[PDB]
Shown are 730 nucleotides from a PDB entry: RNA (23S rRNA, nucleotides 526 to 1261) from Escherichia coli (strain K12). Pichkur et al. published it in Rna in 2020: "Insights into the improved macrolide inhibitory activity from the high-resolution cryo-EM structure of dirithromycin bound to theE. coli70S ribosome". The reconstruction used 401,905 particles. It holds a match to the Rfam family "Bacterial large subunit ribosomal RNA". A reference for the family is Yusupov et al. (2001), "Crystal structure of the ribosome at 5.5 A resolution", Science.

Context: one part of a larger RNA, bound to proteins that are not shown
RNA sequence: ACAAGCAGUGGGAGCACGCUUAGGCGUGUGACUGCGUACCUUUUGUAUAAUGGGUCAGCGACUUAUAUUCUGUAGCAAGGUUAACCGAAUAGGGGAGCCGAAGGGAAACCGAGUCUUAACUGGGCGUUAAGUUGCAGGGUAUAGACCCGAAACCCGGUGAUCUAGCCAUGGGCAGGUUGAAGGUUGGGUAACACUAACUGGAGGACCGAACCGACUAAUGUUGAAAAAUUAGCGGAUGACUUGUGGCUGGGGGUGAAAGGCCAAUCAAACCGGGAGAUAGCUGGUUCUCCCCGAAAGCUAUUUAGGUAGCGCCUCGUGAAUUCAUCUCCGGGGGUAGAGCACUGUUUCGGCAAGGGGGUCACUUACCAACCCGAUGCAAACUGCGAAUACCGGAGAAUGUUAUCACGGGAGACACACGGCGGGUGCUAACGUCCGUCGUGAAGAGGGAAACAACCCAGACCGCCAGCUAAGGUCCCAAAGUCAUGGUUAAGUGGGAAACGAUGUGGGAAGGCCCAGACAGCCAGGAUGUUGGCUUAGAAGCAGCCAUCAUUUAAAGAAAGCGUAAUAGCUCACUGGUCGAGUCGGCCUGCGCGGAAGAUGUAACGGGGCUAAACCAUGCACCGAAGCUGCGGCAGCGACGCUUAUGCGUUGUUGGGUAGGGGAGCGUUCUGUAAGCCUGCGAAGGUGUGCUGUGAGGCAUGCUGGAGGUAUCAGAAGUGCGAAUGCUGAC
Numbered sequence: 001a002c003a004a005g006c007a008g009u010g011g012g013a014g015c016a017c018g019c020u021u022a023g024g025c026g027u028g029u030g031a032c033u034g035c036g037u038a039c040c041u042u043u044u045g046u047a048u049a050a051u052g053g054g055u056c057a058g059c060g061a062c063u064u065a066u067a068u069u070c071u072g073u074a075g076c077a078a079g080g081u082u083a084a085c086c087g088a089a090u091a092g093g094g095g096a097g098c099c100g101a102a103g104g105g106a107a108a109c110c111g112a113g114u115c116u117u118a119a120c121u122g123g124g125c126g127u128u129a130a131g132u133u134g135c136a137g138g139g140u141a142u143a144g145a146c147c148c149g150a151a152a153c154c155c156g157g158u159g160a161u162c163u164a165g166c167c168a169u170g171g172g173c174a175g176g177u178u179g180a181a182g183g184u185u186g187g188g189u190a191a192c193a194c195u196a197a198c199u200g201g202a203g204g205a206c207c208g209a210a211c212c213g214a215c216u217a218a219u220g221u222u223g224a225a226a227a228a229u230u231a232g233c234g235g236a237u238g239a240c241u242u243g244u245g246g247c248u249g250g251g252g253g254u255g256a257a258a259g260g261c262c263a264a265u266c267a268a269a270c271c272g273g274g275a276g277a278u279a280g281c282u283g284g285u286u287c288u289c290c291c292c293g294a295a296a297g298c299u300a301u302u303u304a305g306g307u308a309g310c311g312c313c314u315c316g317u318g319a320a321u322u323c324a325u326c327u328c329c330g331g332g333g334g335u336a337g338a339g340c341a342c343u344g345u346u347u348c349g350g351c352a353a354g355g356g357g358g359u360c361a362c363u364u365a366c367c368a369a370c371c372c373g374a375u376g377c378a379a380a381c382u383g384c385g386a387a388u389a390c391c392g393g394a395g396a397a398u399g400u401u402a403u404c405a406c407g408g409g410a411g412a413c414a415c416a417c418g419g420c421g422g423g424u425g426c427u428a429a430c431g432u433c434c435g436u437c438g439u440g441a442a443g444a445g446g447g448a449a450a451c452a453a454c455c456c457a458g459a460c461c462g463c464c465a466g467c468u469a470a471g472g473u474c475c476c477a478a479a480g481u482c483a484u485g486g487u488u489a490a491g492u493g494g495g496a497a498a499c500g501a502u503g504u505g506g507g508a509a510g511g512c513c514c515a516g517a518c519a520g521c522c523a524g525g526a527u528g529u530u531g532g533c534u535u536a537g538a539a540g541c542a543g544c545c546a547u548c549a550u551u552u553a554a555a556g557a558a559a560g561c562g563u564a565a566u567a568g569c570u571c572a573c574u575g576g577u578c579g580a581g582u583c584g585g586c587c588u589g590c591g592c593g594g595a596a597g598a599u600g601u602a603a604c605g606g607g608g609c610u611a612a613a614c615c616a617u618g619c620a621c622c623g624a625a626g627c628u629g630c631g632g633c634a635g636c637g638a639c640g641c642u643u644a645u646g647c648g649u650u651g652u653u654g655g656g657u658a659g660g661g662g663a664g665c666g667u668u669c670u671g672u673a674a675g676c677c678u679g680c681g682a683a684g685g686u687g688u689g690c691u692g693u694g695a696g697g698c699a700u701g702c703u704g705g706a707g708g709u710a711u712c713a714g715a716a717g718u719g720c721g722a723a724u725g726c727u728g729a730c
Stems, first nucleotide, its partner, number of pairs: 008035004014029005039052001041050001054730006064143013079099003085093002103110002113125004146284002149281001153274006164248009173238001175207003178203001182199006211235003215232005250266001252262003287664006297310005312411001313409007322402001323399003326395006337384001338382002343378003347374004354367002357364002415440010445456003460632004465628003471622003474607003480619001482618006493609001499593002503590005510583003520577005526550003531545003556571001560569002633654009665719001667716005675709003684703008
Other pairs, nucleotide, nucleotide, family: 012031tHS013030tHS020023tHS022024tWH038053cWW039722tWS040051cWW043045tHS044440tSS044452tWS060720tWS060723tHS061284tWS061720tWH062285cHS063145tWS077130tWS078100tWS080132tSS082096tWH084094tHS087091tHS102111tSS104114tSS104124tWS105107tHS105108tHS112126tWS117119tHS143145tHS148282cWW150278tWH151277tWH152275tWW159250tWH159263tHS160163tWS160247tHS160248tWH160253tWS164254tSS173209cWS174208tHS179200tWS179201tSS179202tHS180201tHS181200tHS188193tHS189191tHS210236tHS214215cHS220225tWS224228cWS249262tWS250269tHS251268tHS255258tWS283723cSS288694cSS293658tHS294657tWH295412tSS295442tHH296441tWS298413cHS308413tWH314660tSS320401tWW321323cHS332389cWW333388cWW334335cHS334385tWS335386tWH336385tHS340342cHS340378tWH342381cWS346375cWW351370cWW352369tHS353368tHS358362cWW359362cWW400635cWS400636cWS400652cHS401403tWS410659cSS411658cSS416453tHS425428tHS425429tHS440452cSS443458tSS443459tHS444458tHS444625tWS445624cSS446470tSS456469cSS459655cWS468624tWH469623tHS470623tHS472479tWS478622cSS481612cWH488490cHS488611tWW489610tWS490610tWW491492cHS492611tWH493494cWW494608tWW497595tHH498594tHS501591cWW508585cWW509584cWW513580tWS514580tHH516578tHS516579tWS516580tHS517579tHS519578tWS524554tSS525572tHS529557cWH534542tWS535537tHS537564tSS539565cHS540558cSS540560cWH540569tWH541561cWH541568tWH546557tWS551555tWW552554tHS553574cSS555572tWS559570cWW562567tHS563565tHS600601cHS600602cHS604607tWH608612tWS611613cHS641642cHS641643cWS643646tWS656657cHS664695tSS666718cWS672711cWW673710tHH678706tWS679706tWS681704tWS681705tSS681706tHS682705tHS682707tSS683704tHS
C1' cells in the first nucleotide's frame, strides 16, 4: 500500500510520551487541507529544456610597499616637520631639506598687484578666506595589484632505444612455373643473313608459405588491444626484408612529398627558465543590520559587448524664497485641423487659343494652354490655425531644500513591454528606429485560469480585528441561486470578414384598401397580324428595326417554357368570389450562415448554466502585504526639556539590483596578564534550555583529559555553497 508535482509552509485530527496534575503544557510523529515551479550565474527576461555544483570536511579571491589627493582625528600653528645619520638608541641630537604664509607673466621683470596694449573707460588671472606633521580611512599612480585560465613568443638545454633518410657490418626469402640472351648441331648463305632442334637459365617475370605489408567486411569501440582480432587481400630475388652499431637536432633534421615523420608529441618536438607573459574575454569573489538609491542616454573613440566627459546615484559643505504644483498676466509659434491665393497634383463644365487628322485654302474620328465656374489631394504646399507644451512675471497654499554650486566615491553607456505621436515594414511580427509617459528592470501583495512589462496597489515588524481597490458573489472557491424592466434560443455568451437570409425586438414614416385591397380560387388574356426585315422556316418568344392602333373589363407587336415553323402551357392585365388588413423601404437591438488540422474534449479554467448570458437601474456583500485599529522597532525633522549632550513630546519616513553612506558580530594573534578561570575537569566534540533586531551570546547534561582567557585597546593568512575550484573521505 485509491495516491499525482521543488517535498515546504499555514491550519490540523489522531497516536505515543514527559509532565503538571482534572492545568486543558512540552516533545516526537503528521491523516487531511489552503498556498507553493530549487540555488547560483548571466540577462530585456529563467521553474526553465541556459551555465555551475554527486556529497562532506579542510583550503580557496580586493593584499603589500612607496608616492599622491581628499575625509575623519590628534598635535602644534604663520608656521609645521625633520631625512640619512649620531645615540646603553622607541629618548635626545641632527632643520640638509620639504610644505605653507604672493601672485602675475612665455620670459626678462614687476609685485598686492600683474599681464595684455601705444594706452586702457577696460578685460584675464590674483588680492579681503591657515597651514603643516602624524594616525586611521576613501580614491589614484607604480609594482603580478581581486583570484583562477589561454593559444603563443624568446633563451638554455635533453632527445634518432619509436619513426624518416643514410652509413658500416651480418642474416633471411618453403615449394612450384615460365624459358630471354648466349651457345651447339642440322638446314641455308659466296660469306653473312635466315631457319629447326637441342642446350642454356635471363627477369624491379609468374603462382604461392615464411617474412613484409594493410584493400574489403564483420566484430570490438568504459576493447583482449590508446589501432587489434577473424575471414578474405598485395608484394614475396628485389626501388626486397631484417639484426647489431653509427650519423643527421627544432625554423633544424629527414621526407619515392602525405605538411608526412622526428619516443602513444608536430603548420615548428620535449624539459627548464623569462613567467604570476598578456587576456577591453568567461567564471568566481566568503559575517550582520540601518539609510539613500540608479542607468541601459548624449558626445567622442581602429569605436560599437571597451573607455572617457556630461546626464542620472550617493556622501559632505555652502547658498538664495532657490525649486515643484495651481491661478492670473506677458510671450513666440505654424503642429492637429482646415484650406486651395501660392508650389504641385486632380475631375467636370464654360470660353477658347492652339495641336489635329480631313479635304488644299474650306469645313472637318480628336487632343487641348490661358481664363471663368464648380470638386478633391499634399511629410518636403500655406492668403489660416488650435489643444497642449515651453519661456518669463506676479500671487497664495503645500512639500523633511524638494533647487543650484563646489568637493569625495561610484555605477551605467546590451534595455524590455504597454499607452500616445511617428518613420520603416505588409498601419505584418513578442519586428525595427525615434519622441513622450507608465510599469518591469531594481517591486512583493490582489485581479487577468496559469501569465517580468496589463488592471488595482508600493511589503519596517507582530495580531485567529475592521473598511475598501481592481475584480467578483450557483459549485470547485470567500461573497446576491439579490431586486425591478427588457433582450437572446444561437450554449450566442464561450474566436473571425466580404456577403447572404420572411430569425427576432424596438422606432419613425410611406403605398394600397369595405368605391373591397394582399394571398388563394373561377373565368377572360382579343382584332389588324404570320407587324416590317431576315431566313429553308422566324407566326409574341434565333437575330435586327419598329412597338403603333383597334375592340376592350382587360389583354405587351409579348415575361418564361414549348415547336423544324405552327400548335400547346403560362405571365403581364382585367371581371368575379372572399371579407379587413395586407404590401415594401428606412432607423436601430440581439442572434443565424459564411466557419476545414493534425497526441485528447481542448476557442467559458472546469462542473455546469436558458440564466449562473446580455442591457439598464439600485442596494447589499466578498475581496490586497492598500487604508484603519492595537502592540513594537528604527531613521529624519521640529519643538523643548534644557541639555551634559541624553531624555521628552510631535510630525513624517522605513520595497529595492548596480552602487554610495552609517553601525556592528565573530575568529586567530599582541598588550592589559607572574592577573583571572581550570584535574572539585580547560580547549574541542555532542545535546538542552534561555536570550538579543541580526551576525550572535549565556548557562548547563554527556564526552573529553590540559589548557583557556574577562575588559579596553592593537594587528590581520578574519568569515565560503558555487570558480567543469584544489586535496582527502564517502